[PDB]
Context: bound to proteins that are not shown
RNA sequence: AAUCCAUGACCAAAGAAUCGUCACAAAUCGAAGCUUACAAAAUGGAGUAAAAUUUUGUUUACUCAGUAAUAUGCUUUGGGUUGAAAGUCUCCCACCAAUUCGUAUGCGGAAAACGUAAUGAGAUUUAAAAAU
RNA sequence: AAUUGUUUAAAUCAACUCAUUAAGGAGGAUGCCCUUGGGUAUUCUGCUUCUUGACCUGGUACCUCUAUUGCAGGGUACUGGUGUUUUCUUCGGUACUGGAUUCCGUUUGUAUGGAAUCUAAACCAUAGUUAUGACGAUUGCUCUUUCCCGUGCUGGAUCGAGUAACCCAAUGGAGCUUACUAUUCUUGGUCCAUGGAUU
Numbered sequence: 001a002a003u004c005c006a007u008g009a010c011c012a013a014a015g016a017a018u019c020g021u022c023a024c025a026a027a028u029c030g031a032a033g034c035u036u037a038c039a040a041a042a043u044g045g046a047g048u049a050a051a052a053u054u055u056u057g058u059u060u061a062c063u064c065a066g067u068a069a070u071a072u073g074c075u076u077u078g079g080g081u082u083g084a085a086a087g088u089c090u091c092c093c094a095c096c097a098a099u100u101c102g103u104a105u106g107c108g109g110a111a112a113a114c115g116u117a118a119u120g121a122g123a124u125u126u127a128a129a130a131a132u
Numbered sequence: 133a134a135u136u137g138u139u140u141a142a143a144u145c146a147a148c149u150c151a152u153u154a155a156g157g158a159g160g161a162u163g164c165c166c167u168u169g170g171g172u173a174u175u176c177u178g179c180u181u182c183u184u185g186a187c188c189u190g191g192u193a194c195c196u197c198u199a200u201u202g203c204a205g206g207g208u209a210c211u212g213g214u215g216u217u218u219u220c221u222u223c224g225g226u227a228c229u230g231g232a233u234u235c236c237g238u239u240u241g242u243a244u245g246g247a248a249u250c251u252a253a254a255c256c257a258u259a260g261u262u263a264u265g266a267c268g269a270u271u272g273c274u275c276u277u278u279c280c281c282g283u284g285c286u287g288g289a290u291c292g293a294g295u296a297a298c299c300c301a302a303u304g305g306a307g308c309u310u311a312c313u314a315u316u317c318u319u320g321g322u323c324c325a326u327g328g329a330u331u
Base pairs, nucleotide, nucleotide: 001331002330003329004328005327007325009322011320016271019268021266022265029078031076032075033074045064046063047062049060050059080298089307090306091305092304095225096224106116107115118152119151159176161174162173164171165170186217187215193208194207195206230251231250232249233248235246236245273294274293278289279288280287
Other pairs, nucleotide, nucleotide, family: 006326cWW008323cWW012319cWW014313cWW015296tWS017270cWW018269cWW030077cWW034073cWW048061cWW051058cWW078264tSS080084cSS084310tWH085299cHS094226cWW098102tHS098183cWW099224tHS108114cWW109112tHS113133tWS117153cWW123140tWW127149cWS129148tWS140147cSS155180cWW156179cWW156180cWW157178cWS158177cWW160175cWW163172cWW166169tWS189212cWW190211cWW191210cWW192209cWW196205cWW197204cWW214217cWH219223tWS234247cWW237244cWW238242tHS252253cHS257260tHS257303tWS259263cWS260302tSS261302tWS262302tHS263302tWH264301tWH277290cWW282283cHS297312cSS298311cSS
């Protein structure tokens, strides 16, 4: 010096999911939703059955939209939600062919007291951190 | 400016701060696979990427209004100069963004304009104003306890424990920093850190 085993130190990523239940034509620890009103039955719908009426017309008794709507019910989700909700941090959330940072300046970006890349150097004797 | 209990480093590595590197196209040289040729990386020459703009003062030339002129103010084109720009932190312009109703004019012109009364809302989250409750059941993960096929397998089955800590919204989004994971859940890699063994 190579490999393996165990400990310790340091950098980086994430914050398991699924089901059921909880009284009061209203409730729950709470919340939202079930509203572009029609079954082409309004071009004064379509037909059946009886009486009377010299047919029309008129008076009663029924069928058709059936994949039909079904009365406080019914479905959903609820503390990191973009991994920190925490923090006296910064910025956007109106424009301005321009007294309005008219800034083609390493890259991305609207901005950021924002992320990252290649090289050289530095330690109150320093560009600047602390033992007047 | 903010933050942090410790709060960058000071053998080497790792971490913080500052100082340089403008975008695209073309030619030559070097290094690699490859040896017609082509591809990638580095370095030198050098072109293309063009809105008559620091601000401000004075002079000259032209045009318009104030209803003749010298003169008074504004705009544009040109030249000259640091000129007390020592307020080294905001000092430019335009914009009635809630709803209801009524009156009037119109092919003479504009195809739409003028003005009036009353109220107070703009109420909006696949959580929304500090609510996110009570338990039951199932699957999955860590280590340990044992069995089996074929050493082994994101293998199967029991016997158990754990599912944590930091902490909680009050309008929305992004960046940074700071708290977290020791029988008080986990995962991946690194170490010119030490400890044991072989060559």
Released in 2020, the model rests on cryo-electron microscopy data to a resolution of 2.5 A. The RNA (Ribonuclease MRP RNA subunit NME1) from Saccharomyces cerevisiae S288C has 331 modelled nucleotides. The reconstruction used 1,232,761 particles. Among the 10 different proteins in the entry, which are not shown, are Ribonucleases P/MRP protein subunit POP1, Ribonucleases P/MRP protein subunit POP6 and RNases MRP/P 32.9 kDa subunit. Rfam match: RNase MRP. About the family: RNase MRP is an enzymatically active ribonucleoprotein with two distinct roles in eukaryotes. In mitochondria it plays a direct role in the initiation of mitochondrial DNA replication. Gene Ontology terms of the family: ribonuclease MRP activity, ribonuclease MRP complex and rRNA processing. The family is grouped with related families in Rfam's "RNaseP clan". By type it is a ribozyme.